[PDB]
Context: bound to proteins that are not shown
RNA sequence: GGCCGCGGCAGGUUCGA
RNA sequence: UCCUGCCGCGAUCG
Numbered sequence: 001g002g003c004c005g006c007g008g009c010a011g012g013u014u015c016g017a
Numbered sequence: 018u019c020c021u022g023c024c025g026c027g028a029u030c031g
Base pairs, nucleotide, nucleotide: 001030004027005026006025007024008023009022010021011020012019
Other pairs, nucleotide, nucleotide, family: 002029cWW003028cWW013018cWW014016tHS
């Protein structure tokens, strides 16, 4: 630097999630 | 429900 797995916030989809 | 983004912790490769 990039990818992957978790944890917490925020948009979108949607009739509403 | 799904999709997408941001921050944090850990893993991997160089």
The depositors describe the entry as "Crystal structure of the A.fulgidus CCA-adding enzyme in complex with a G70A arginyl-tRNA minihelix". Shown are 31 nucleotides from a PDB entry: RNA (G70A tRNA minihelix) with a sequence from Homo sapiens. The structure was determined by X-ray crystallography at 2.95 angstrom resolution and released in 2015. Kuhn et al. published it in Cell in 2015: "On-Enzyme Refolding Permits Small RNA and tRNA Surveillance by the CCA-Adding Enzyme". Crystallisation conditions: 18.6% PEG4000, 0.2M tri-Lithium Citrate, 0.05M Hepes pH 7.75, 0.08M Ammonium Sulfate.